[PDB]
Context: bound to proteins that are not shown
RNA sequence: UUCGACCAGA
DNA sequence: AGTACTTTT
DNA sequence: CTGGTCATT
DNA sequence: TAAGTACT
Numbered sequence: 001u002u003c004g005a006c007c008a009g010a
Numbered sequence: 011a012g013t014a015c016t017t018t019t
Numbered sequence: 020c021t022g023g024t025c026a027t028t
Numbered sequence: 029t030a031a032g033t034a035c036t
Base pairs, nucleotide, nucleotide: 004025005024006023007022008021009020011036012035015032016031017030
Other pairs, nucleotide, nucleotide, family: 001028cWW002027cWW003026cWW013034cWW014033cWW017031cWW018030cWW019029cWW
């Protein structure tokens, strides 16, 4: 970088 | 003709 | 939209 | 979530 998870939000 | 699948969201 | 986190390739 | 086509 990529996938994925989470999140976190407004 | 019905069930499953994909997109977009 | 915006961010940042974790883990593995 | 929910609908719509195309596909099995």

The PDB entry is titled "CPD lesion containing RNA Polymerase II elongation complex D". Shown are 36 nucleotides from a PDB entry: RNA, together with DNA. The structure was determined by X-ray diffraction at 3.8 angstrom resolution and released in 2007. Brueckner et al. published it in Science in 2007: "Cpd Damage Recognition by Transcribing RNA Polymerase II". The entry also models magnesium and zinc ions. On the sample the depositors note: SYNTHETIC OLIGONUCLEOTIDE. Among the 12 different proteins in the entry, which are not shown, are DNA-DIRECTED RNA POLYMERASES I/II/III SUBUNIT 10, DNA-DIRECTED RNA POLYMERASE II 140 KDA POLYPEPTIDE and DNA-DIRECTED RNA POLYMERASE II 32KDA POLYPEPTIDE.